[PDB]
Entry title: Crystal structure of human APOBEC3H. The RNA from Escherichia coli has 16 modelled nucleotides.
Context: bound to proteins that are not shown
RNA sequence: UAAAAAAA
RNA sequence: UUUUUUUU
Numbered sequence: 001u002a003a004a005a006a007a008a
Numbered sequence: 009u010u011u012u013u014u015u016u
Stems, first nucleotide, its partner, number of pairs: 002016001004014004
């Protein structure tokens, strides 16, 4: 410093 | 528009 996904 | 978790 990019990005995939999930919980309240 | 504020947190928590996993992976590349």
Crystals were grown from: NH4I, PEG3350. Method: X-ray diffraction, resolution 3.28 A. The entry became public in 2017.